[PDB]
Primary citation: Tahirov et al., Nature (2002), "Structure of a T7 RNA Polymerase Elongation Complex at 2.9 A Resolution". An RNA structure, together with DNA, in which 34 nucleotides are resolved. It comes from the structure "Structure of a T7 RNA polymerase elongation complex at 2.9A resolution". Keywords: TRANSFERASE, RNA POLYMERASE, T7 RNA POLYMERASE, ELONGATION COMPLEX, PROTEIN/DNA/RNA, RIKEN STRUCTURAL GENOMICS/PROTEOMICS INITIATIVE, RSGI, STRUCTURAL GENOMICS. Released in 2002, the model rests on X-ray diffraction data to a resolution of 2.9 A.
Context: bound to proteins that are not shown
RNA sequence: GCGGCGAU
DNA sequence: GGAATCGACATCGCCGC
DNA sequence: GTCGATTCC
Numbered sequence: 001g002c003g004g005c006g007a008u
Numbered sequence: 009g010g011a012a013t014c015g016a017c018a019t020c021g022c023c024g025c
Numbered sequence: 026g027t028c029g030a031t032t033c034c
Stems, first nucleotide, its partner, number of pairs: 001025008009034008
C1' cells in the first nucleotide's frame, strides 16, 4: 500500500 | 469561470503478502 | 446521478 478481521 | 471529477462511512487496532 | 469543491478545458 492493498487486502482480511475485530471494537464503537 | 463552466465542468471534468475526485470524494462519497469515522476512529482505533491486529494480521498478511 | 447527489452535492460540492479541486481543477481541467